[PDB]
RNA sequence: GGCGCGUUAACAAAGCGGUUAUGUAGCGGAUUGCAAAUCCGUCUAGUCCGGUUCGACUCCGGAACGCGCCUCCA
Numbered sequence: 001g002g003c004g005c006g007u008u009a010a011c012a013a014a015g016c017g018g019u020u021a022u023g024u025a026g027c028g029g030a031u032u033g034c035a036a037a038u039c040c041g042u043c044u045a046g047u048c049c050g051g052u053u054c055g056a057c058u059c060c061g062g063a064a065c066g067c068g069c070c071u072c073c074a
Stems, first nucleotide, its partner, number of pairs: 001070001003068005010024003018054001026042004047063005
């Protein structure tokens, strides 16, 4: 220098060009005699920056970081 691979929410894990996948604890809250079981709430959802589009987590470009494999000998 080149090529490839990884990046969805606190974590785990999906599908999809548009009308809410989903699970799980940490906290809060009802509740309980206090708990527990069970529900209500919570948390940067698509790493970031551009393009196509009426509309992009989804399609096309770039970038950052991480990791591999060649290259890299004044």